Notes: Shown are 34 nucleotides from a PDB entry: RNA, together with DNA. The entry has 12 different proteins, among them DNA-DIRECTED RNA POLYMERASE II 19KDA POLYPEPTIDE, DNA-DIRECTED RNA POLYMERASE II 32KDA POLYPEPTIDE and DNA-DIRECTED RNA POLYMERASE II LARGEST SUBUNIT. The PDB entry is titled "CPD lesion containing RNA Polymerase II elongation complex C". On the sample the depositors note: SYNTHETIC OLIGONUCLEOTIDE. Crystals were grown from: pH 7.0. Released in 2007, the model rests on X-ray crystallography data to a resolution of 3.8 angstrom.
Context: bound to proteins that are not shown
RNA sequence: UCGACCAGGA
DNA sequence: AGTACTTT
DNA sequence: CCTGGTCAT
DNA sequence: AAGTACT
Numbered sequence: 001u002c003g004a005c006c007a008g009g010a
Numbered sequence: 011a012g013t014a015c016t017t018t
Numbered sequence: 019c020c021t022g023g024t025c026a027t
Numbered sequence: 028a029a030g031t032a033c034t
Stems, first nucleotide, its partner, number of pairs: 003025005009019001012033006
Other pairs, nucleotide, nucleotide, family: 002026cWH008020cWW009020cWW011034cWW
């Protein structure tokens, strides 16, 4: 410090 | 009539 | 449109 | 998932 996921908010 | 291909 | 957490490239 | 368009 580019990201992939998962949970979630109206 | 079937196969192929993009957006959500 | 937005907030985390995890694991790892 | 669907729908169309493309071949």